The RNA (snR30; RDN18-1) from Saccharomyces cerevisiae has 367 modelled nucleotides. The structure was determined by electron microscopy at 2.89 angstroms resolution and released in 2025. The sample was in a buffer at pH 7.5. The work is reported in "H/ACA snR30 snoRNP guides independent 18S rRNA subdomain formation" (Fischer et al., Nat Commun, 2025). It comes from the structure "snR30 snoRNP - State 1 - Utp23-Krr1-deltaC3". An Rfam search finds the family "Eukaryotic small subunit ribosomal RNA" in it. Rfam links the family to the GO terms ribosome and structural constituent of ribosome. Rfam 15.1 lists 75,755 matches to the family in 2,556 species. The entry has 9 different proteins, among them H/ACA ribonucleoprotein complex subunit CBF5, H/ACA ribonucleoprotein complex subunit NOP10 and 40S ribosomal protein S13. NCBI's taxonomy places the organism under Eukaryota, Dikarya, Saccharomycetales, Saccharomycetaceae, Saccharomyces.
[PDB]
Context: bound to proteins that are not shown
RNA sequence: AUAGUCUCG
RNA sequence: UCAACGCUCGAGAGGCAGAGUCUCAAGGAGCCUCC
RNA sequence: GGGGGCUGUUGCCAUGAUAUAUAUGGAUGAGACAGAAGUGGCCCCGUUGACGAG
RNA sequence: ACUUAGAUUAAGUAGG
RNA sequence: CCUACCGCAGUAUAUUCCUAAACACUAUGAAAUGACCCUAGUUGGUCCAUGAUCAUUUGGGUAAAACCAUACUGCAGACAUCU
RNA sequence: GCUCGUAGUUGA
RNA sequence: GCAUGGAAUAAUAGAAUAGGAC
RNA sequence: GUUCUAUUUUGUUGGUUUCUA
RNA sequence: UAGGGACGGUCGGGGGCAUCAGUAUUCAAUUGUCAGAGGUGAAAUUCUUGGAUUUAUUGAAGACUAACUACUGCGAAAGCAUUUGCCAAGGACGUUUUCAUUAAUCAAGAACGAA
Numbered sequence: 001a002u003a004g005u006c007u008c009g
Numbered sequence: 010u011c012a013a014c015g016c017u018c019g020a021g022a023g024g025c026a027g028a029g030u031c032u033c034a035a036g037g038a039g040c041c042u043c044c
Numbered sequence: 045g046g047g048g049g050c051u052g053u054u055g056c057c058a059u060g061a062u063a064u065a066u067a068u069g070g071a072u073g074a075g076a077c078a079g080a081a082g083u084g085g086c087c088c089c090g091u092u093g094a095c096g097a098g
Numbered sequence: 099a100c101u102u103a104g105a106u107u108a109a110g111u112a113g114g
Numbered sequence: 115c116c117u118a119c120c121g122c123a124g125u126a127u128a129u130u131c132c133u134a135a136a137c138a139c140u141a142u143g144a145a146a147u148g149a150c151c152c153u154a155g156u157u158g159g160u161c162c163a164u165g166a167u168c169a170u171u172u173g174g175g176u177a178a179a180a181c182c183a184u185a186c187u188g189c190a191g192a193c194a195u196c197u
Numbered sequence: 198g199c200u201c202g203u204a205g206u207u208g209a
Numbered sequence: 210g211c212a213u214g215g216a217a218u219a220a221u222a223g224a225a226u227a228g229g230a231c
Numbered sequence: 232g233u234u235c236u237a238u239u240u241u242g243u244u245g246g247u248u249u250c251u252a
Numbered sequence: 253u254a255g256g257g258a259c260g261g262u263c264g265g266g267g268g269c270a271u272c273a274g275u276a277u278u279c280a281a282u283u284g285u286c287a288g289a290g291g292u293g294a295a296a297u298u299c300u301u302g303g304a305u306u307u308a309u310u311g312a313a314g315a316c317u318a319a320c321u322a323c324u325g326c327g328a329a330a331g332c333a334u335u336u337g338c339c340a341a342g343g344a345c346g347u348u349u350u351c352a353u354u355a356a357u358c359a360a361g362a363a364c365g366a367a
Stems, first nucleotide, its partner, number of pairs: 003101013016019001021088001023087003029077005038051007056070004110119005120191001121189007128218005136176002139173001141170004148161004152155001179248004198364001200362002205357003219244013254354001255351001256349005262343002267339004273317003277313006288299002325332002
C1' cells in the first nucleotide's frame, strides 16, 4: 500500500 | 450522519415503576327452614 | 340466639377495547386527583448500502 | 482503535 | 563440548543449659451432712466415683503440620514399547 | 434604682 | 494470635584499629 | 589510592493458614 | 457608624391571664405509746400524766417549686424553672432597606420598681 475485525455517529 | 426498502408507521395531553389522598370486595336488608 | 338456602345470571366499581354493555372483568385489581408532578427513575422499529471518526 | 494473521513445536531456554 | 535457569524429591530456617507461664495428665490426703456460685430459692442453679473442688509439689508430656521465600543436596530431561 | 423624654449643646 | 527471660555458641549486617593483593 | 582480611565493638534470630503467604 | 423598618430560619428560668399538681411549715381534730421535749458553750424563758415530744390519718391557712442549677441563659431594671392552654412582645444570625435635617448628650416631666 491493500484488506479484515471491533467500537461508534 | 445520510440514502434506499420494509413494519405494528415511532416522542406524547404517552406508557411503565414508585410515593400521597379518596372511591369501589353482598361486610348490608327482606323472606323461608333447622337447631 | 346462631347455622343453611331464596331474592341474587341481583347490587357496587371499571371498561366502547377493530367488540355482544341484555357484554367483559374486578384485590394474582380497577378508577380519580393527574391534560398534573417528576424523569439527576426507565422505555418508545428493523434490514442493507454509502460516508465520516477512533 | 487492533491487526494486516498460510496457524509451528512427539521433552525445554540462554551463553561460552 | 560445558555451564546457568527450568521439572521433581529431600535438608536447614538458629543450637545447649537454667528458668517463667499456659494446657492436659499423673503421685498423696480429703466425698453423700459431696463441692461451688447468685440480695438466696412456695421447694434456686451448676459440677460431681465416667473423679468435682481443694491443698503439697510426685514426675514426665504438648506447644504441630502443610505451603511460600532463601540457601544447599540428590535424581531426570522421560510422547510410555512391553504382547 | 432603670428606661423614655423637653429646653440647651455636638455632628449632620 | 501462636511457651517468657537470662548465659554461652553459631550465623548475618555495619562501624572502628592494624595489616596483606594491585 | 583501589580493595579484602585478622582482631574489638554495635545490633538481629523468616512469613501464611486463604482478605493468603 | 448610630437609630428605625421588612423577610427568612432559629432561640430564651422574659411578661400577663386562666389551669393542673407537688413540697415543707403552723394551727386544729382522732389513734397508739409513755416522762420527757425544745434550745444552748452550758443553761434558762416555755410545752408537758388535763399526755408534751415521737408515729399514723384528716381538715384549714398563708406561702414556695427540692436535686437538676446556674457570676456566662432571658429581661431596661426590679427580677425570672410544676403541668397544660390563650394573648401580645422580644434577643442573637443571615439577606437587605423610600433608609440621616432619622443620631449622641439630655435640666423639666412621665412609665416600672423601691418606699